[PDB]
The RNA (23S rRNA, nucleotides 549 to 1290) from Porphyromonas gingivalis has 626 modelled nucleotides. NCBI's taxonomy places the organism under Bacteria, Pseudomonadati, Bacteroidia, Bacteroidales, Porphyromonas. Method: electron microscopy, resolution 2.7 angstroms. The entry became public in 2025. The entry also models magnesium, potassium and sodium ions. The 2025 paper behind the entry is "Structural studies of ribosome from an anaerobic Bacteroidetes human pathogen Porphyromonas gingivalis". The reconstruction used 155,090 particles. Rfam match: Bacterial large subunit ribosomal RNA. The family has 102 seed sequences and 51,934 matches in Rfam 15.1. Clan: LSU clan.
Context: one part of a larger RNA, bound to proteins that are not shown
C1' cells in the first nucleotide's frame, strides 16, 4: 500500500518521549 | 513540563548558475563530499583622508657613535 | 636597529614671448586694452 | 601657501584577476615502426604448357623451307607454404587502438625474407596517395 | 615528427571570480574609427565640494507651414462638356 | 487642332490659406 | 536637486505597447526613425496558465481595518440582491 | 472572421 | 393587411489531421444592456510595534 | 524631536564580522587546551558570538593597535575518498 509535478513553505489533528 | 520527534489533512510553489531583448526551458554547467583554486606586489604619477613644519618644506647616496 | 650628521638635488617663491628679451606686465602693432595669457 | 610624509582610490610599466589556443623560433633526440638505398645470407610442396636450339628424313645450285623425336624458355598457367588484402558476414565499453571466418589476388619474380648499415624535420624518402618518417604528419 | 627551452607567446574571444549589512543607481544613444559583438569622446550614474536655478502651472509676448483645406494662386496630374 | 467659358475634382518632393499641440523669452506661484 | 570643478564608473546586442510615419503586400511576434510608457533592473492583484494588456512601486513584523482593477451559484472570497428590458441560439458566460 | 443571404425576434418610423 | 427605412439581439456563410473545451462543474440566468445598494478583493492606503538613511 | 525617505542589474559610496601571525596589556589550562558530537541562548540586523555536556588528552585566549598566503557553489576546473 486510492495515490500524481523542483519535494519546500504556511497552517494543522492524532500518536510518542521528557 | 512547556519543551521535543513524527506528520492524517489543507493553501501556495516550474531548482540553481551563466548568457541574454527575453530561459521551467528541450540554451550552457555540475555524480557527491572533504581538501585545493583566481585584482597581488614593486616602482613612478595623480586625487583624496589625516598629520609635521611653514615663506619655506624636505633630504638621497653616504658618514660618525653604539649596535 | 637607534641616535646624530650629510642641502648635492627637488618643489614652491612671476609671468609673457617660438626666441633674443622684457617684466606685473608681456606678445601682437606704425600706434591704440583693439585682442591673448598673466598679476590684481 | 606651500612642502614632506602616512593611509586609501585610480593609472602606466612589469605574466598584472585565473585557466585555455591554433601557431612562431632555438638547440637537441629519433629510420629497433615505416619509405628508399647499401653489404652479406636464406626461402619458394606438387602438377601443366611447350620458345630458342639440336638431331634425323625430304628439299634446294646452296641456303631457305616441311614432318618426327629431342630440348626446357617464360615479369607463362593451376595450386600449398608465404606475401597481399577483393567481396560478404561478424566484431564496434572488441579476444584485437584495425582483428576473425568464409571468399579472393600473386605465388622463379619489378618475388618474399633474416642480420648489420646509411639518409633527419618541411629535412629525409616517395612505381606519387601529400603517402611514410616509433599507435603522432599540408 | 618528437623533447626541452624563449614561455606565464599572443587570444578586441568563451568560461570562471568566494564574508556581511546599509545608502544611491544607469545604458543599450550621438560622433569617429581597416570600424561594426572592440575602443575614444559626449549623453545617462555615483562620491566630495562651491554657486544659485531646475521642474510644473498661469499670464504676456514671438517665429512657424504640419493636420485640415484649397487649387478660376502657381507647378504637375484630371473629368464632363459648348463653343 | 487651338483657345475661351462653365462645372467637377487631385498631390511626400503643389500652396492664395492654415489650426490644435510643441518651442523660445519674461514675470508670478507651487515644489525639490 | 539644477549648474562649476574634481575622484570612481558601467553602458555604447535592446525589447513590447500606444501614437505619427517610411519600407513591406495598409503581411509578419518583420524592419527603420520620432514622441511617451513599461520590461530590461520590478515583486504584489485580476485575466486558467502569459516579460512589458488592466490595477499597483515591496524597510521588517501583525491571526487589525479601508480600497484598486476585477468580481459576489459551487470548485473560489463576496448578492441564488433589488428593479426594468432583450436573447431561445447553450448564442453566451474567453 | 468577411462579401453575400433569410429577415427569427423586439422596437422606432416614412410612404401608400 | 401589403411596401419600405433605421436601430438592438440572434441565424446561415463558419472549415484537418493523438482528445475536448465558457479554466471546469454547470447555468435560460449564474447570458446581454442599464441602474441602485451592500459586500469581496493587492506587499496600494490606514492602524499597532520595531529599525535604518537624510534634512531641518 | 518632527517631517520626509528606505524595489533594484551594470556600477559608485558607507560601516562591519571571521581567519593567520606580531607588539603591548590582561588571562585560562591534566581539578582538563585546541579539535570532533549533541543541546541551549544571543545579536539595530548580519557576517557571527557565548554557555552546558560527551569525546579528546595539550595547548589556548580577551582588549587596543599592526601586517596579510585574509572567506567558494558552479571555471566540460584539480587531488583523494565514496
Nucleotide at each position: 500500500a486510492c495515490a500524481a509535478g523542483c519535494g519546500g513553505u504556511a497552517g494543522g489533528a492524532g500518536c510518542g518521549c521528557c | 513540563a512547556g519543551g521535543u520527534g513524527u506528520g492524517a489533512c489543507u493553501g501556495c510553489g516550474u531548482g540553481c548558475c551563466u548568457u541574454u531583448u527575453g530561459c521551467a526551458u528541450a540554451a550552457u554547467g555540475a555524480a557527491c563530499c572533504u581538501a585545493c583554486g583566481a585584482g597581488u606586489u614593486a616602482c613612478u604619477g595623480u586625487u583624496u583622508g589625516u598629520g609635521g613644519c611653514a615663506a619655506g618644506g624636505u633630504u638621497a647616496a653616504u658618514u660618525g657613535u653604539u649596535a | 636597529g637607534a641616535c646624530a650628521a650629510g642641502g648635492a638635488g627637488c618643489c614652491g617663491a612671476a609671468g609673457c614671448g617660438a626666441a633674443a628679451g622684457c617684466g606685473a606686465g608681456u606678445c601682437u602693432u606704425a600706434a591704440a586694452a583693439g585682442g591673448g595669457c598673466g598679476c590684481c | 601657501a606651500g612642502u614632506c610624509a602616512c593611509g586609501a582610490g585610480c593609472a602606466g610599466u612589469a605574466g598584472a584577476c585565473g585557466c585555455g589556443a591554433a601557431a612562431c623560433c632555438a638547440a637537441g633526440u629519433g629510420a629497433u615502426c615505416u619509405a628508399c638505398c647499401c653489404u652479406u645470407g636464406g626461402u619458394c610442396a606438387g602438377g601443366u604448357u611447350g620458345a630458342a636450339g639440336g638431331u634425323u628424313a625430304g628439299g634446294u645450285a646452296a641456303c631457305a623451307c616441311u614432318a618426327a623425336c629431342u630440348g626446357g624458355a617464360g615479369g607463362a598457367c593451376c595450386g600449398a607454404a608465404u606475401c597481399g588484402g577483393u567481396a560478404a558476414g561478424c566484431g564496434u565499453u572488441g579476444a584485437a587502438a584495425a582483428g576473425c571466418u568464409u571468399u579472393c589476388g600473386a605465388a622463379u619474380g619489378a618475388a618474399c625474407u633474416g642480420a648489420g648499415g646509411g639518409u633527419a624535420g618541411g629535412g629525409g624518402u616517395g612505381a606519387a596517395a601529400g603517402g611514410c618518417u616509433a599507435a603522432u604528419c599540408a | 615528427a618528437c623533447u626541452u627551452g624563449g614561455a606565464g607567446a599572443u587570444a578586441g574571444c568563451u568560461c570562471g571570480u568566494a564574508c556581511u549589512c546599509c545608502c544611491c543607481g544607469a545604458a543599450a544613444u550621438g560622433c569617429a574609427u581597416u570600424u561594426a559583438g572592440g575602443u575614444g569622446c559626449a549623453g545617462c550614474c555615483u562620491g566630495u565640494u562651491g554657486g544659485a536655478u531646475g521642474u510644473u502651472a498661469u499670464c504676456a509676448u514671438g517665429a512657424g507651414g504640419u493636420a485640415g483645406a484649397g487649387c478660376g494662386a502657381c507647378u504637375g496630374a484630371u473629368u464632363g462638356g459648348a463653343u | 487642332a487651338a483657345g475661351u467659358c462653365c462645372a467637377g475634382a487631385u498631390a511626400a518632393a503643389c500652396u492664395c490659406c492654415g489650426a490644435a499641440u510643441g518651442c523660445a523669452u519674461g514675470a508670478u506661484a507651487a515644489u525639490u | 536637486a539644477c549648474c562649476g570643478a574634481u575622484g570612481g564608473a558601467g553602458u555604447g546586442a535592446g525589447g513590447g505597447c500606444a501614437u505619427g510615419g517610411g519600407u513591406g503586400c495598409u503581411a509578419a511576434g518583420g524592419u527603420c526613425c520620432a514622441u511617451g510608457u513599461c520590461c530590461g533592473a520590478g515583486a504584489g492583484g485580476a485575466g486558467a496558465a502569459g516579460a512589458a494588456u488592466c490595477c499597483g512601486g515591496a524597510c521588517c513584523a501583525c491571526c487589525g481595518g479601508c480600497u484598486a482593477a476585477g468580481g459576489u451559484c459551487c470548485c473560489g472570497a463576496a448578492a441564488u440582491a433589488a428593479u426594468u428590458g432583450c436573447u431561445a441560439a447553450g448564442u453566451u458566460g474567453u | 472572421a468577411a462579401a453575400c443571404g433569410a429577415a427569427g425576434u423586439c422596437a422606432a418610423g416614412a410612404a401608400g | 393587411g401589403a411596401u419600405u427605412u433605421u436601430g438592438g439581439c440572434a441565424u446561415g456563410g463558419a472549415u484537418a489531421a493523438u482528445a475536448c473545451a465558457c479554466g471546469g462543474g454547470c447555468a435560460u440566468a449564474a447570458g446581454c444592456a442599464a441602474u441602485u445598494u451592500a459586500c469581496c478583493g493587492a506587499a496600494g492606503c490606514c492602524g499597532u510595534g520595531g529599525g535604518a538613511u537624510a534634512u531641518a | 524631536u518632527a517631517u520626509a525617505u528606505c524595489g533594484g542589474u551594470a556600477g559608485g559610496g558607507g560601516a562591519g564580522c571571521a581567519u593567520u601571525c606580531c607588539a603591548g596589556c590582561g588571562a585560562c589550562g591534566u581539578a582538563g587546551a585546541a579539535g570532533g558530537g549533541a543541546a541551549a541562548a544571543g545579536g539595530g540586523c548580519g557576517a557571527c558570538u557565548u554557555u552546558u555536556u560527551c569525546u579528546g588528552g595539550a595547548g589556548u585566549u580577551u582588549c587596543u593597535g599592526g601586517a596579510a598566503a585574509a572567506g567558494c557553489a558552479a571555471a566540460u576546473g584539480u587531488a583523494g575518498g565514496u